[PDB]
Context: bound to proteins that are not shown
RNA sequence: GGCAGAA
RNA sequence: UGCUGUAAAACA
Numbered sequence: 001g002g003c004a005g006a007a
Numbered sequence: 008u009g010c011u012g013u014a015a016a017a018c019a
Stems, first nucleotide, its partner, number of pairs: 002013004
């Protein structure tokens, strides 16, 4: 591990 | 690990 959540 | 939102009334 397109960007981002909670776990 | 896995579950959602979105690009997706999208792209083959």